Released in 2012, the model rests on X-ray diffraction data to a resolution of 2.7 angstroms. An RNA structure, in which 92 nucleotides are resolved. Smith et al. published it in Biochemistry in 2012: "Structural and biochemical characterization of linear dinucleotide analogues bound to the c-di-GMP-I aptamer". The entry also models magnesium ions. The depositors describe the entry as "The C92U mutant c-di-GMP-I riboswitch bound to GpA". Keywords: riboswitch, SIGNALING PROTEIN-RNA complex. Rfam match: c-di-GMP-I riboswitch aptamer. On this family, see Weinberg et al., Nucleic Acids Res 2007: "Identification of 22 candidate structured RNAs in bacteria using the CMfinder comparative genomics pipeline". Clan: c-di-GMP_I riboswitch clan. Rfam's curators write: GEMM was predicted in a large-scale screen for bacterial structured RNA regulatory elements. Genes associated with GEMM are involved in a diverse array of functions, including chemotaxis regulation, signal transduction, secretion and chitin. Rfam links the family to the GO term cyclic-di-GMP binding.

């Protein structure tokens, strides 16, 4: 030095919750700016478990107080798993 890990740093430093502005959208909520709650993957992906939305469409005449059709959108900031990635305490 590659690599699998790892996170108590160290260099560089990068994200961007809430609320506001505006913009798409039925809606959750996303885009963008202002904005920092907090993130070593709070970079990226909806294959799995959840949670949220439910207008159109299909399909359901259903007796509930645990929540629940199908589709569809959505959260990757709920977890989990795939992938890339900075540094290197001595760190295993």
């Nucleotide at each position: 030095g590659g690599u699998c890990a790892c996170g108590c740093a160290c260099a560089g430093g990068g994200c961007a919750a809430a609320c506001c502005a505006u913009u798409c959208g039925a809606a959750a909520g996303a885009g963008u700016g202002g904005g920092a709650c907090g993130c070593a993957a709070a970079g990226c992906c909806u294959c799995c478990g959840g949670c949220c939305u439910a207008a159109a469409c299909c399909a359901u005449u259903g007796c509930a107080c645990u929540c629940c059709g199908g589709u569809a959108g959505g959260u990757a900031g709920c977890g989990g798993g795939g992938u890339u990635a900075u540094c290197g305490a001595u760190g295993g």